Context: bound to proteins that are not shown
RNA sequence: UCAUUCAGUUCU
RNA sequence: AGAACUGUC
Numbered sequence: 001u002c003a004u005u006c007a008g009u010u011c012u
Numbered sequence: 013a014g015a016a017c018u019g020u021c
Base pairs, nucleotide, nucleotide: 006019007018008017009016010015011014
């Protein structure tokens, strides 16, 4: 930041 | 369920 697919990690 | 990070035709 109108948004954040795919993949991976993390805090309640 | 809310939140944060990272890799990327």